Shown are 35 nucleotides from a PDB entry: RNA. The work is reported in "Structures of coxsackievirus, rhinovirus, and poliovirus polymerase elongation complexes solved by engineering RNA mediated crystal contacts" (Gong et al., Plos One, 2013). The depositors describe the entry as "Poliovirus polymerase elongation complex (r5+2_form)". The structure was determined by X-ray crystallography at 2.69 angstroms resolution and released in 2013.

[PDB]
Context: bound to proteins that are not shown
RNA sequence: GGG
RNA sequence: CCAGGUCUCUCUCGUCGA
RNA sequence: CGACGAGAGAGACC
Numbered sequence: 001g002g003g
Numbered sequence: 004c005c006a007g008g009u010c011u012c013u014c015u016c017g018u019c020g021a
Numbered sequence: 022c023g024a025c026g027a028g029a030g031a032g033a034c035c
Base pairs, nucleotide, nucleotide: 007035008034009033010032011031012030013029014028016026017025018024020022
C1' cells in the first nucleotide's frame, strides 16, 4: 500500500 | 494499530580487509 | 573474494  | 526469532533475497550508504 | 555497520523493503520457516 490494503483498514 | 499486530510479538519473539532464524535464515535468505533486494535497494542505498560505509568500516575494516587482501 | 572475505567477514559487519547502519538505513530501508520483502519472503519463507519455527